This is an experimental structure of RNA, with 46 nucleotides shown. Keywords: HIV-1, RNA, loop-loop complex, metal ions. The PDB entry is titled "HIV-1 DIS RNA subtype F- monoclinic form". Primary citation: Ennifar and Dumas, J.Mol.Biol. (2006), "Polymorphism of Bulged-out Residues in HIV-1 RNA DIS Kissing Complex and Structure Comparison with Solution Studies". It was solved by X-ray crystallography to 1.65 angstroms.

RNA sequence: CUUGCUGAAGUGCACACAGCAAG
RNA sequence: CUUGCUGAAGUGCACACAGCAAG
Numbered sequence: 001c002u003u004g005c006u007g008a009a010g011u012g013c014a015c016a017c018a019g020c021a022a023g
Numbered sequence: 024c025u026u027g028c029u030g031a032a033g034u035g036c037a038c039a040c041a042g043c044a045a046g
Stems, first nucleotide, its partner, number of pairs: 001023007010038006024046007
Other pairs, nucleotide, nucleotide, family: none
C1' cells in the first nucleotide's frame, strides 16, 4: 500500500483515520 | 402539526427524536 474485520454516545450511510489479521 | 434555528465525541449527509422560536 491492498483486501478483510473492528472502532460506545438515537439509527444508518459515505469518506477519513486508527488498531488488528492476511496478501 | 408545518416551517426555521440548535442539538460535543474524525468530517459530512440522510432518517429519527428533543429543545426553542414563528405560523